Description: sgRNA from Homo sapiens, together with DNA: 139 nucleotides with solved positions.
Context: bound to proteins that are not shown
RNA sequence: UGCAAGACAUAGAAAUAACCUGGUUUGAGUGUCUUGUUAAUUGAAAAAUUAACAAGAUGAGUUCAAAUCAGGCUCC
RNA sequence: AGAGAGAUCCGAACUUACCU
RNA sequence: CAUGGCGGGCAUUGUGCCCUU
DNA sequence: CAGGTTATTTCTATGTCTTGCA
Numbered sequence: 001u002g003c004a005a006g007a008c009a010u011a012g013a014a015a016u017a018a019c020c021u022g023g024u025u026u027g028a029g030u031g032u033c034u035u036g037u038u039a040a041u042u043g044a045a046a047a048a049u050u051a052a053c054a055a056g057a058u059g060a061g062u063u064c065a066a067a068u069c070a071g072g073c074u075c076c
Numbered sequence: 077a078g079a080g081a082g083a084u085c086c087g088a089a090c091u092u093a094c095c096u
Numbered sequence: 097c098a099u100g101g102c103g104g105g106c107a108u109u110g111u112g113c114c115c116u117u
Numbered sequence: 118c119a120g121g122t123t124a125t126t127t128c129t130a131t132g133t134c135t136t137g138c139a
Base pairs, nucleotide, nucleotide: 002138003137004136005135006134008132009131010130011129012128013127014126015125016124017123018122019121020120021119022118023068024067025066026065027064028063031058032057033056034055035054036053037052038051039050040049042047071086073082074081075080094101095100096098104114105113106112
Other pairs, nucleotide, nucleotide, family: 007133cWW023067tWW041048cWW043045tHS043046tHS070087tHS076078cWW093102tWW103116cWW110111cHS
C1' cells in the first nucleotide's frame, strides 16, 4: 500500500425524543342598496309588499372552533 | 354498544417470490 | 410450515430445447 | 404539509500521533 482500535481538531449529518409557528378541510362572523323577471297575499284595476332569480352599484374584511393519516388498544 | 366512555399511545420506517 | 420443496440438464441476439414426472 | 427551536447518542469524511492483521 488496504483493513480497524485508541486520542484530538475541523465540517457534517442520522436515530430517538420535547416543543413552536402554523398550513389544510369544514363551519361561524346576518352583507346592503337600486333595475327587471318570476311566484305568492291581496286588489276591477291602479297599486301593494313579500320571496327566489338575471343585471348594475356599494359596505365589511385581520378572527374563532373541530379535527388533522383510515384506523388501532381497553370497558360494556 | 353508541352519530359512546377510558387512555394520549400504536399507526406514513425496515422485513414479505411461490407451494404445504 | 421444515433450519423443508420449488425436477436432470443444454444454450442466453430475442424468452427457447432434449430427457422423466 | 412546510418552516424553526431544544437535548442525547451514534455515525461519517478529512487531517494529525500511535498500534496490529491479512
Description
The entry is indexed under FrCas9, high fidelity, off-target, nuclease protein, complex, HYDROLASE, HYDROLASE-RNA-DNA complex. It was solved together with CRISPR-associated endonuclease Cas9. The work is reported in "Structural and functional bases of F. rodentium Cas9 provide insights into CRISPR-Cas protein engineering" (Yang et al., Cell Genom, 2026).